An RNA structure, in which 24 nucleotides are resolved.
RNA sequence: GGUUCCCCUGCAUAAGGAGGAACC
Repeated sequence: GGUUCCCCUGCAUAAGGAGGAACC
């Protein structure tokens, strides 16, 4: 440095968002 997966927050229980781990 390229990439994948995700997690999490909460009031309300919705919507929502920060970001991590590692391979090469």

Released in 2003, the model rests on solution NMR data.